[PDB]
Context: one part of a larger RNA, bound to proteins that are not shown
RNA sequence: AAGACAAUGGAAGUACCUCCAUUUCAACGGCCAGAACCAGCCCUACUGCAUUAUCCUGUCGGGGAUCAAAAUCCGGCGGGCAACGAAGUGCAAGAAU
RNA sequence: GGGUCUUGGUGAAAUGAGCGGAGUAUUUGAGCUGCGCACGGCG
RNA sequence: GCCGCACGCACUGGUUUCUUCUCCGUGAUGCUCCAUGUUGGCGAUGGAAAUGGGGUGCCCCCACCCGUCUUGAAACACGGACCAAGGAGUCAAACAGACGCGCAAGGGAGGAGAUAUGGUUGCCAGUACUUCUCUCGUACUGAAAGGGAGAUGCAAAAUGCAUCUGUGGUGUGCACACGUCAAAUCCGUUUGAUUUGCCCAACACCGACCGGCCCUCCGUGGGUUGCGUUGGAGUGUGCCUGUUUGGACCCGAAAGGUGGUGAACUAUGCCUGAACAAGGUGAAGCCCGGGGAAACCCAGGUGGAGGCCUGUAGCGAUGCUGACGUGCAAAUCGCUCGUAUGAUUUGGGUAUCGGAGCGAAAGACUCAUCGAACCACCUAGUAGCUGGUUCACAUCGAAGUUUCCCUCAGGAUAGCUGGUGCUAGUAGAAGUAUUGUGCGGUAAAGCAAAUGAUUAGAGG
RNA sequence: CGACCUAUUCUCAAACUUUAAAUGUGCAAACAAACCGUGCCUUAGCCAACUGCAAGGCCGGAAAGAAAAGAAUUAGAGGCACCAAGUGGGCCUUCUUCGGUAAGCGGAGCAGGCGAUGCGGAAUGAACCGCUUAGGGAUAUGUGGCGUCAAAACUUAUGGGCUCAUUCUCGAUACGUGAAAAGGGUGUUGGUGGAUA
RNA sequence: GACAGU
RNA sequence: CCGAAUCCACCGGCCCCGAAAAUGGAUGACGCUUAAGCCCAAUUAGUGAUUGCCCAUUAUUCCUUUGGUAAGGGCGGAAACAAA
RNA sequence: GGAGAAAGUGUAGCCCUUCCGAUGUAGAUGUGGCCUGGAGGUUAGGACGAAGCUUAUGGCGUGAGCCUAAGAUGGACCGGCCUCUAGUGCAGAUCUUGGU
Numbered sequence: 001a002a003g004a005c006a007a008u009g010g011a012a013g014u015a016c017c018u019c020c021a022u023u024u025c026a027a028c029g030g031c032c033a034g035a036a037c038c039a040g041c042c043c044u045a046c047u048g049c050a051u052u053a054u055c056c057u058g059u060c061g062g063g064g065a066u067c068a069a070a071a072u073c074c075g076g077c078g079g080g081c082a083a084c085g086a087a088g089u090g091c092a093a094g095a096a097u
Numbered sequence: 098g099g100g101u102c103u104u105g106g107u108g109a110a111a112u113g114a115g116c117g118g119a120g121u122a123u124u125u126g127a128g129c130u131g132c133g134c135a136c137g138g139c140g
Numbered sequence: 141g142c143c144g145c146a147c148g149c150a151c152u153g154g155u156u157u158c159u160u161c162u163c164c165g166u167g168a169u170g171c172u173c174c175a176u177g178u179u180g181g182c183g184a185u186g187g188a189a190a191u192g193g194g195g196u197g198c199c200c201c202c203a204c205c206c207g208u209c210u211u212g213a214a215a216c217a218c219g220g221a222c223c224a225a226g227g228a229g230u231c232a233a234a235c236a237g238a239c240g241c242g243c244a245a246g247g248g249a250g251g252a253g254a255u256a257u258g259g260u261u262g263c264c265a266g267u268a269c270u271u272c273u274c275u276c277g278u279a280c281u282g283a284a285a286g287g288g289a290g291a292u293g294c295a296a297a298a299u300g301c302a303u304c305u306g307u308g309g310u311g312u313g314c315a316c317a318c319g320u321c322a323a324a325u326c327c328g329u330u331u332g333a334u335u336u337g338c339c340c341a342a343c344a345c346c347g348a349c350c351g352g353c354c355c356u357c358c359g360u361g362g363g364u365u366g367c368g369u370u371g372g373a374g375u376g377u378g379c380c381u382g383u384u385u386g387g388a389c390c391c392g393a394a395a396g397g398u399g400g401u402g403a404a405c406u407a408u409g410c411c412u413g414a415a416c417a418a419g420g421u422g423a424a425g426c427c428c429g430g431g432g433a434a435a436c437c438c439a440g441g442u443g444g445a446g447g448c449c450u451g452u453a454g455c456g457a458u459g460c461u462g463a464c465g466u467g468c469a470a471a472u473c474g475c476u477c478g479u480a481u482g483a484u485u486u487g488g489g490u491a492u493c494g495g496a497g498c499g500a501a502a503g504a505c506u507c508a509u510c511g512a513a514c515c516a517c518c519u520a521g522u523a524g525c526u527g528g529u530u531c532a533c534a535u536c537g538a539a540g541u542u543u544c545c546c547u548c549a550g551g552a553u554a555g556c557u558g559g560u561g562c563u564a565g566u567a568g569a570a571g572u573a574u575u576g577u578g579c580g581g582u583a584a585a586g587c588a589a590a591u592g593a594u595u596a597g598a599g600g
Numbered sequence: 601c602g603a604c605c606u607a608u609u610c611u612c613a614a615a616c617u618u619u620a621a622a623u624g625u626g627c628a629a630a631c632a633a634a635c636c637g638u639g640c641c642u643u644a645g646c647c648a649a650c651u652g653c654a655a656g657g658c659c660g661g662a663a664a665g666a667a668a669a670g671a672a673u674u675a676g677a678g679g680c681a682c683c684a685a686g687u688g689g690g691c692c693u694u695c696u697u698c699g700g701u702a703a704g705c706g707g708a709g710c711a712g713g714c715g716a717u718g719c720g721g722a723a724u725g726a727a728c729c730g731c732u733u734a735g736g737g738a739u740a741u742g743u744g745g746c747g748u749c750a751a752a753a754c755u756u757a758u759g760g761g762c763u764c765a766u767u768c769u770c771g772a773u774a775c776g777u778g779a780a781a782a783g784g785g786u787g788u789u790g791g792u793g794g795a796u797a
Numbered sequence: 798g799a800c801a802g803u
Numbered sequence: 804c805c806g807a808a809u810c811c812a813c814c815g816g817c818c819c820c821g822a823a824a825a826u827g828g829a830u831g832a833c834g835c836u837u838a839a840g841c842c843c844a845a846u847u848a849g850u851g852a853u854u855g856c857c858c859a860u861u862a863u864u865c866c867u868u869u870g871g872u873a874a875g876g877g878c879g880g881a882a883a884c885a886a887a
Numbered sequence: 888g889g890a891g892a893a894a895g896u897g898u899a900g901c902c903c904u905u906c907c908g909a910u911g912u913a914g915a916u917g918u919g920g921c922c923u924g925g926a927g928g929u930u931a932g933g934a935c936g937a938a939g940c941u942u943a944u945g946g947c948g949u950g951a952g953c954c955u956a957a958g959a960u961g962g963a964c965c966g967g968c969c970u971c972u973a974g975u976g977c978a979g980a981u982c983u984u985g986g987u
Stems, first nucleotide, its partner, number of pairs: 009202002013198006020192005028183002031181004036107004040101004048091003051087002055080008116165005126158002128155003131151001134148001136144004171891004205220004221987006231386005237380001239378005246276003251271003256267001280287002290304005308346004316337002319334001321332003347370003350366006390527001392525001396518006407492006416482001418450003421446001425442003429438003454479003459475002462473002494510001496506002531920001532918005541554001543552003555687002557684007569674002572672001574629006584619001585617002592612001598606001600604001635661003639658005645653002690714004695709002698706002719730003734867007744857003747833001749831001753846001756845001759843004783820003788816002793811004868909004873905005921976001923973008932964001939960001940958003945954003
Other pairs, nucleotide, nucleotide, family: 011200cWW012199cWW024183tSS025026cHS025183tSS025186cWH035177cWW047048cHS055082tHS063072cHS064071tHS066068tHS081083tSS088852tSS090852cWH096098tHS108111cHS109170tWS110170tWS111113tHS113166tWH124160cWW125159cWW132150cWW133149cWH145146tHS155157cWH156158cHS194943cSS206979tWS210212tHS211726tWS227977tWS227980tHS228528tSS228977tWH230388tWS236381cWH238379cWW242247tSS244373tWS245277tWS245372tHS247375tSS249273tWW254268cWW255268cWW256257cHS257266tWW259264tWW260262tHS260263tHS279288tSS281351tSS282284tHS282285tHS289368tWS295297cWS306371tWS307371tSS311632cSS312342cWH313341tHS315338tWW318335cWW320333cWW324329cWH325328tWS356359cWH357359cSS359644tWS360644tHS386388tHS389528cWH391526cWW393522tWH394521tWW395519cWW402494tWH403406tWS403492tWH403497tWS407498cSS414485cWH415484cWH417451tHS422444tSS422445tHS423444tHS424443tHS428439cWW432434tHS432435tHS453480tHS458476cWW464467cSS464469cWS467469tHS468472cWS493496cSS494513tHS495512tHS498504cWW499502tWS532950cSS533949tWS537913tHS538912tWH539555cSS539687tSS539716tHH540715tHS542553cWW547550tWS556685tWW558915tSS563564tHS565566cHS567677cWS568679cWS580623cWW581582cWS581620tWS583620tWS586589cHS587612tHS587613tHH589617cWS590616cWS591613cWH593611cWH595609cWW596608cWH597607cWW599605cWH630665tSS630666tHS634662cWW647650tHS650652tHS663666cWS677872tWH685914cSS686913cSS691727tWS694710cWH697707cWS700702tHS700703tHS714726cSS718732tWS718860tSS720742tWS725776cWH725778tWH728774cWS730742cSS741859tWH743858cWH745752tSS746752cSS748832cWH751857cSS755839cWH757844cWW763838tWW764836tWS765836tWW771835cWH772834cWW781822tHH782821tHS787817cWH790814cWH791813cWH792812cWH797807tWS798806tWS798807tHS799806tHS805806cWW827828cHS828829cHS830833cWH834839tWS838840cHS878895cWH893901tHS911912cHS920951tSS921951tSS931965cWW933963tWS934963tWS936962tWS936963tHS937962tHS937964tSS938961tHS944955cWW948950tHS978979cHS
C1' cells in the first nucleotide's frame, strides 16, 4: 500500500517518489496560462422563386337542429389573394463584407 | 455570430470581393415597355 | 387569319423607378529546411524551476489461457512448477528455372606436368604457367542398314544450270526516317496521334529444304512424322528456389537379421549326502479257545500294513475378495486353510536352451525379462501416422474443388497464390446494360388436348 | 341387362403434356475487320462455259470511326510466358432442392460468408445486423437505442388507439421454431350482414 | 311504444 | 304494462383458458401499467416548412507513417556576405 | 540570419511538392533490416580498466535491437564499417542435462 472482484494485462489520468534525461535562469526561457489578430476548415442565424380552386367569400334555395336560431351538409349564381410569419407544398443559389 | 487544447501562424513571398491604389461609376436582377418569332384558344 | 399572351428567344431591345462595389496590383535573383508577436505566472545557479522519461498505488472504462490438431477452443480436448545451458531444412551429387559474372560458334575443364618453388619452420594444401587431349555445343533423323538441311533467277534435268551485299513469303508488330494533323507553348519547341518506308525482338499463317514412312493420275503432285532447318546461342562459374537419392528438418514403433552370454531364479533327468515330533485306525501272517463227519465256520489275543486318518517341523497357498497397497515387501504380513512315509522335502555336484530347451500341460518356466530370453551389432531400421521446428518489419495472399492412382488420415494433376518477368500503355477488355438475332421445357397452366391415372350424373 | 358409344363433369403427375414465363444462356454491334468496284493477277477449285461462283492476293473508293430515335458505362494498360508454395477433412446462411417423422441429421444448385477477422450492435454466441481494419484527432452517421444499470427524450410531444395478465409469476424473444397448437371466452375494443322499434 | 320487467 | 333503443348470425385486435419436470433464476437485471408493453405516427408541434438526441477501427476532413504499375519539379552551387 | 543541396531501387531515405492504397491463417517474396561464433580487409579502443554480469538508466528505433550512464562489478582483452563463412537467434517437443 492493499478487503473479499484469482492474479497478470490495455487505455487514460491522478497521488507519491525518482542516485535520470534535457531546457532555462534576466533586457533571457526550448516552461505554464490568458487575450488579440491572420489564413484554412467546421458549425450555426439572416430567404427568394413557383403552386394553391376538392379552396375562400357573398347571396338564393334545400336540409338540419333549436326554444328560436345559427352552424355541420348539399346545389345554383356572383365575385376572388385564406397572403396574419397564408400554407408545415415543390425547388432554393441568401458573399458572417 | 461562434469553435479551432480538431490545423498552422504573428508576416521570413499575406494574391485578397478580404491586403494596397484609384474612381464615383460598372452592370446584375426586379418593375414598366417596343418589333418579329415562339406558345395558347378559335379556327 | 384573328384574338390572347402569365411576360419564353433574337435585337448580347428600350427605362433607370428600386437593388448592387467597379477597376487595376506586385516571380521565385528563394533549390531545400530551420529561424519573428503581446500580457502575466514560474524561473536570479538553487537540496531550484520546468518538461519528458521511469517506478509504485488508486479511480473509471476495457479485457476468457498460452501452444496445437481442428468446420469449430476459454474449453469438461492434448502438451504446459521454475530457471540456466543445449535443441531441429544440413552436406554431397544429377537436373532445371531466375538472377550476377567471363568468354562466345565456340566455352570449359579435369587429371597431370613443369618452375618461381631443386625455396621456405611457416606464409606457400596458395598464387603464377601449359595441354594436336577430353567434354558440352555449332545438325538432325531412322528400329537399323546410312542419309543429312541457303537465297534468288532461268527453268522443268530420276544429283538441271547461273549468280553470291544476303531478311523464303504474308499479316500484325520498338526505335529510326519521311511527312501530315490536333493540343499546349517561355515561340526554342514537347506531346499525343496518324500516312508512308524499313521493320528489330516476338506472335500467327504459309512455303521450301533434311531424315523416316508412305499415297499416286508419277505430277512443277498429295498425306504425314522428328526432341529437324530456315544467318547460330552455347559454355564455364557464382547464387537462390524446386525435384531426387542419401540419416536427409528433429525425435518416436510393434518388427526383421547376424553373432555371442546365460539352468545361482526356475523346468526336468542323473550322482552322492541329510530329514520327517506326537497320536488314531488296525491289513497279512502267528498263538489259544469253541463248533463241525468233512468242507470249513465262529470268537479272544498278538502283529503293525496302508501313494490311510488327526496333527508338529517341513513343503504349499483356500478364504477373509482381512492388513498393506508412494508397503516391511517391484507379491509382504495376520488369522484361516492343503498335505505332512511319500508320484514326499531338501544341500552340493552334474546334464538338456533360444524358433531352442524343459514341462503330471498353465503357453507354465528358462536370473523381477517368455505366444520366442538376455547382450552387442546391422540400426540414426521404415513410419502416407503423433509431437516439436528459435529474429523483426514491409508488399501480396489462398484452398478443402477437377481427373487419375490397392486411391478414401496420402499423392500426382488442373484451379486458386507468390515471385520473375516479356511485349508497341487502350492492342484480342468486361461475373453490367441496350438493341438485334438464336437456344430452352423448369415455375405456372391443362386434362373439356395425346400418354398415364380418376369421381359422378346425363343423353343414345 | 349392364356393358358399349357420344357429349360433358370431380380430381391429379419427378420419371405426362398441346402452351408456356421470370431469371438465364450463345453470337453481333467499323481500325489485321466489315462495305463498295463489267477494277486487275493466279488457281491442278466448281460450273456446259465465263465476264458467274470459290479461294489467296494486288489496285482504288468511302469511311456519322459510327448519326437521329432514352441509343451505354467503366478507379477499362489488352496479350504472352517461366519458376514455384500452400491446399486437395471444410462448415454456416438467403433462395431452390433430394432422403428422412424429424434432427444442431445426411446430400446437392446459384451466390454470399466464417475458416483467415477484428471493430460497432443483437445482454451472452465463428456464421445474424452494420461495417470490414496503417498511428492519431475533429465532425457526421450505420446497425441498435435514449427509466436506472448505461451514453442518449434530467421518464420528449402542446400524438392517436389498444391491453390487466394470482406462485415457470402478462408483454416487451428479427435470425432464435433459442417454445407452442387444435379448440374455446357473455373480458374488452373494432368491423360486416341482417332484422325489430 | 320494440326487448326485459311487472 | 311503459318509455328507448333491442335482438340474431358471422369475422378481427389485445388479453385470458387450453399450458405438467426435476439445484434457486432470469424480456440480461431491477422494475415498468397517465408503460419503461403492443400497433401506428412525429421531432420541440394546425406557429408560421421539411437535420430531436447517443454510440463505430464506417463516411468526410486534418496531421503523421509506410508502399506504390506512383505523378511531377530542383541538382551548370544566381550575386553578395571574416571573427569579436 | 544559420545549415544543407548526393543525377539517386534500397540508408539518418539526394531535397521538395502532389495523389492513391495500408487488416489477414496456410503460403510466397523483399529489406544499405536486427542479432551470434569465426575469416579476409580497414579503422579504432583498453590498467585513467577489456569482455562478462546487474538496473525505477535514460536516449534512439514501428520493431528485431542499438547506444549512453552508474556499479560502493570485474580484472584482460576488444568495438565500429565493407566483404567472406557457418554447428548462427527458443517458451513449450509426456524435449536433454544440471540446479531450484